Solved structure of RNA, 59 nucleotides shown. It was solved by solution-state NMR. The PDB entry is titled "Structure of 2'-5' AG1 lariat forming ribozyme in its inactive state". The work is reported in "Structural principles of RNA catalysis in a 2'-5' lariat-forming ribozyme" (Carlomagno et al., J.Am.Chem.Soc., 2013).
């Protein structure tokens, strides 16, 4: 900053609007952390928020 949604019902008013109101969470962004196996761990990996599986290291 704007859509996508979702309340009521302000001024006009043909009753039906409209442009404002009105209200959350999401975009934009924004914070991380982990596996099996025997441990324990991060770079790979993955996340419109979860999936990763291969990986790294005992020596």
């Nucleotide at each position: 900053g704007g859509a996508a949604g979702a309340a009521a019902g302000g001024g006009c008013u043909u009753c039906g609007g409209c442009c404002a109101c009105u209200c959350a969470a999401a975009c934009u962004a924004c914070a991380g952390a982990g596996a099996c196996g025997c441990c324990a761990g991060u770079c790979a990996c993955u996340c419109a928020g979860a999936u990763a599986u291969c990986c790294u290291g005992g020596u």